Method: X-ray diffraction, resolution 1.51 angstroms. The entry became public in 2007. Shown are 33 nucleotides from a PDB entry: RNA. It is bound to apramycin (AM2). Hermann et al. published it in Blood Cells Mol.Dis. in 2007: "Apramycin recognition by the human ribosomal decoding site".
RNA sequence: GGUACUAAAAGUCGCCC
RNA sequence: GGCGUCGCUAGUACCG
Repeated sequence: GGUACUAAAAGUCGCCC
Repeated sequence: GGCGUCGCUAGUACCG
């Protein structure tokens, strides 16, 4: 660097209150 | 506000 799972994860797009 | 998507990042793991 790539990937997998997880998340309190700048942001993003859609939908709804 | 809430939910879902993708991304960024983090933890852990595998690979190069």